[PDB]
């Protein structure tokens, strides 16, 4: 020194789960039910039914929620922390039933991402919030690679790469 593994550590609006008054949802879905309408008609696309005594639809009246998702700031885990992408499986989405999209959850799986943050375009959501994605900006941590100082290993100036990396302590093995 080169590979194999283990242990300890460090980036800063560092990441996740949790608590939680109250807002927001919302005068909304939904219940009664008035009056027109569609005329074989039921959702988010689409495929087949059953009800016609049945459904759907505008605009009004009476009354009215909840869930997800936020929430001052704390608690806990921790530093692939976490995302997300894809695969497999549940469940939720119409009156029923199968497909596809969406949503939530468990599993995999180094496919992708070093971090926060700003724009900009797209998804999720009732949404302004809140969350995801992907680009381009700088920024910031880190080592490299080239340089200028100072001269026992530090400052700072440009380029660049990925965290499967960095630092640090071993252990085994060429």
């Nucleotide at each position: 020194g080169g590979c194999c593994g283990a242990c300890g550590g460090a980036g800063g609006c560092g990441c996740g789960c949790c608590c939680g008054a109250g807002a927001u949802g919302a005068g909304u879905a939904g219940g009664c039910u008035g009056u027109c309408c569609c005329a074989u008609c039921a959702g988010g696309g689409g495929a087949g039914g059953a009800a016609u005594c049945g459904g759907g639809g505008a605009c009004g009246g009476c009354u009215g929620a909840a869930a997800g998702g936020c929430g001052a700031g704390g608690g806990c885990g921790c530093c692939g922390a976490a995302g997300g992408g894809u695969g497999c499986a549940g469940a939720g989405u119409u009156c029923c039933u199968c497909c596809c999209g969406c949503u939530c959850u468990g599993c995999a799986u180094g496919c992708c991402u070093g971090g926060g943050g700003g724009u900009a375009u797209g998804g999720g959501g009732a949404a302004u919030a809140c969350c995801c994605a992907u680009a381009c900006c700088a920024c910031u941590g880190u080592c490299a690679c080239g340089g200028a100082g100072g001269u026992c290993u530090c400052u700072c100036c440009g380029u660049g790469g990925a965290g499967a990396g960095c630092c640090g302590u071993c252990g085994g093995u060429c």

Shown are 174 nucleotides from a PDB entry: RNA. It holds a match to the Rfam family "Lysine riboswitch aptamer". Rfam's curators write: Riboswitches are metabolite binding domains within certain messenger RNAs that serve as precision sensors for their corresponding targets. Allosteric rearrangement of mRNA structure is mediated by ligand binding, and this results in modulation of gene expression. This family includes riboswitches that sense lysine in a number of genes involved in lysine metabolism, including lysC. On this family, see Mandal et al., Cell 2003: "Riboswitches Control Fundamental Biochemical Pathways in Bacillus subtilis and Other Bacteria". Its family is annotated with lysine biosynthetic process in the Gene Ontology. Crystals were grown from: 18% PEG 4000, 0.1M Sodium Citrate, 20% isopropanol, pH 5.7, VAPOR DIFFUSION, HANGING DROP, temperature 293K. The PDB entry is titled "Crystallization of the Thermotoga maritima lysine riboswitch bound to N6-1-iminoethyl-L-Lysine". Released in 2008, the model rests on X-ray diffraction data to a resolution of 2.9 angstrom. Serganov et al. published it in Nature in 2008: "Structural insights into amino acid binding and gene control by a lysine riboswitch". Bound small molecules: N~6~-[(1Z)-ethanimidoyl]-L-lysine (IEL).